[PDB]
Molecule: 25S RRNA
Organism: SACCHAROMYCES CEREVISIAE
RNA sequence: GCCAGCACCUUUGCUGGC
Numbered sequence: 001g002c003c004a005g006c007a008c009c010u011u012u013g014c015u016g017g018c
C1' cells in the first nucleotide's frame, strides 16, 4: 500500500491474510 471482519454518524480504532 491492497483485501476482509467487528466497533463508529463520519474523521477514526482494533484484529487477521497477501
Stems, first nucleotide, its partner, number of pairs: 001018007
Other pairs, nucleotide, nucleotide, family: 008010tHS